[PDB]
Context: one part of a larger RNA, bound to proteins that are not shown
RNA sequence: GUAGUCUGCCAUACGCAGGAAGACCCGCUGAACUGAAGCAUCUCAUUAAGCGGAGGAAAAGAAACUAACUAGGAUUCCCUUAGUAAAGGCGAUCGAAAAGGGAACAGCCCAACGUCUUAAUCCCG
RNA sequence: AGGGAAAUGUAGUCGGUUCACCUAUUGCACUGGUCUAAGUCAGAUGGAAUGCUGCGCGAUUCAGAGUAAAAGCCUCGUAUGACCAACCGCAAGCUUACGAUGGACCGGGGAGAGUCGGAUACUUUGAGAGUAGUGUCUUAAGGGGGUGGUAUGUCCCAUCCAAGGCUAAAUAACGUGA
RNA sequence: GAGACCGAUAGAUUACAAGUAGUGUGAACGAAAGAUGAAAAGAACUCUAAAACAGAGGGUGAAAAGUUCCUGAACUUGCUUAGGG
RNA sequence: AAGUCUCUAAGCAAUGGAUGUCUUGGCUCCUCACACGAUGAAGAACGUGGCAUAAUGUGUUAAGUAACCGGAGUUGCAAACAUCAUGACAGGUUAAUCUUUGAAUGCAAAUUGCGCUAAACUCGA
RNA sequence: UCGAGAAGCAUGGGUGUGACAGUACUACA
Repeated sequence: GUAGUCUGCCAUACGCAGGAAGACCCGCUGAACUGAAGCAUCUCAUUAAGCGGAGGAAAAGAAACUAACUAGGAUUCCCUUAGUAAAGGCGAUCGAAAAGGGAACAGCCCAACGUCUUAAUCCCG
Repeated sequence: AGGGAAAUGUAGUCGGUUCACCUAUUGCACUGGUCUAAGUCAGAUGGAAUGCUGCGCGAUUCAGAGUAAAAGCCUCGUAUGACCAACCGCAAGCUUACGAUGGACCGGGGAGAGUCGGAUACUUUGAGAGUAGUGUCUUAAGGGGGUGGUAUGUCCCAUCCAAGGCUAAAUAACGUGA
Repeated sequence: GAGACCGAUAGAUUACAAGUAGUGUGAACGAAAGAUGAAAAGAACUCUAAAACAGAGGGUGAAAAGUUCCUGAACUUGCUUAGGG
Repeated sequence: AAGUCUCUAAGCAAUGGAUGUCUUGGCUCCUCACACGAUGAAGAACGUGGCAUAAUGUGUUAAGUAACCGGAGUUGCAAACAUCAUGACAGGUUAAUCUUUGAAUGCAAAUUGCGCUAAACUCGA
Repeated sequence: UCGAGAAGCAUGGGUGUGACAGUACUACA
């Protein structure tokens, strides 16, 4: 020198993002007044305000689950369990779950691995 | 008509025999109008009668309002069935057998790594020799691992298979609209 | 749409030209104010007067209820009548 | 031993807006919905009606225009238009038109500042 | 022919299309 690739940057064609609202919902961050007749752990509270982000609902969800039986069988919610087991200067206070009854009820598929299938696939027109 | 992505990996049911059996519906979307009973009864008062006295009539309509004053019968309505137009479609799946699905038997492959877990520090919990999360350092196994609420090793029995993903309904509602 | 709720100092800050009038450099803060009568028939015209001052006659209406006008309480005030000091 | 002063009561007034009666407004509970935005939203500004300052409609097509659906004056004065329709207007939708702004987006902004463009479009010779 | 108005022109990221940069990798000279 030219012809593939790899990496980077620029220009352009076509649809997308931002802002509003924020009661409810999801993820962070995070007080003190207060109570303990003081106060420092504790409590108020895993609350208020703050930051970030969704939908007409969100989030959860198909067992590395309960149980110890004459066995149940995803998730969510209501009743009860229970002001109990437990936690706590064991002080103030705090505080669940399985089972049981009810509303509703729905299951699915990538990865790899079938040591096979001549990409058998997808977008553009 | 042909371009592009993709072998640094898209797509598909593990293979084979053999009996059973199933055959079409399922989501989302759905519109306006017309008509409706019976006294403005008679008399007095009054600016006005729906009130006062007396006689009628309706009711599948005595919810309510309007009307110069209190109204089943003055008007709108209310009630209740009848009436005639507008639509009458969107995707997805069908449609008869080696087509789909399932049972049994034969022969197989694999199942998520800075992850589970550990020590330590902080936050957090009813979770108590740590309930959950996170930082730092450390870091497995896969004829094996997790769980069984007192740390630790150890022998049995029971029950599940983490570290990827999607998914209606029951449920919430101090905002906004009607 | 409903009501054993409130009925204009209540009920929302707001029954009404209200997030207005108005305040602060600003973030923000934030009132008062409903009712003539059935119907405007909302008071012609004349007289005194400088006169859209203010009345007085005269009228409208069932009744002036006469324009932030239904009812019109109390406190305060004016006039008249009656007593106390 | 005086009183037009002061004190008390009653009647008629002035002032004031209580009481009573009214109610196209609230408050709460339940139901249904949330389908805002680069196709320029929410919010702001200024325009615009015959007499219109606020608010409400609406954007040089500016109290509206077009189409479909209602179907006869939705208020003071003034004016015009329309009736068995060539269809009145304060009716209700949808579609046009849609000023300066704002996520605001050609670069800025206490400025009506400073740019850029192949064709086509429309006046302009 | 040549002015004006009208209407265009933002940032970020996606897929495609093009162009440039490199003593990055490699073959053939």
Method: electron microscopy, resolution 3.2 angstroms. The entry became public in 2017. 25S ribosomal RNA, nucleotides 2 to 392; 5.8S ribosomal RNA, nucleotides 1 to 160 from Trichomonas vaginalis: 542 nucleotides with solved positions. The entry has 40 different proteins, among them Ribosomal protein L15, Ribosomal protein L37 and Uncharacterized protein. Taxonomically the source falls in Trichomonas (Eukaryota, Metamonada, Parabasalia, Trichomonadidae). Rfam match: Archaeal large subunit ribosomal RNA. Rfam links the family to the GO terms structural constituent of ribosome and ribosome. Its Rfam clan is "LSU clan". The sample was in a buffer at pH 7.4. The entry is indexed under Trichomonas vaginalis ribosome, rRNA, rprotein, RIBOSOME. The depositors describe the entry as "Large subunit of Trichomonas vaginalis ribosome". The work is reported in "Cryo-EM structures of the 80S ribosomes from human parasites Trichomonas vaginalis and Toxoplasma gondii" (Li et al., Cell Res., 2017).